Description
Shown are 24 nucleotides from a PDB entry: RNA. The structure was determined by X-ray crystallography at 1.89 angstroms resolution and released in 2022. The depositors describe the entry as "Structure of RIG-I CTD bound to OH-RNA". Primary citation: de Regt et al., Nucleic Acids Res. (2023), "A conserved isoleucine in the binding pocket of RIG-I controls immune tolerance to mitochondrial RNA". The entry also contains Antiviral innate immune response receptor RIG-I, not shown here.
[PDB]
Context: bound to proteins that are not shown
RNA sequence: GACGCUAGCGUC
RNA sequence: GACGCUAGCGUC
Numbered sequence: 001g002a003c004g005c006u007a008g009c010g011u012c
Numbered sequence: 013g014a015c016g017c018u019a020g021c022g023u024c
Base pairs, nucleotide, nucleotide: 001024002023003022004021005020006019007018008017009016010015011014012013
Other pairs, nucleotide, nucleotide, family: none
C1' cells in the first nucleotide's frame, strides 16, 4: 500500500 | 438499529 478482522468511541 | 470516527489486528 491492497485487503480482511476485532475492539471499542461518537452521532440521531 | 442507522451513520460516523478511532485504534490496533490479520493477509500478500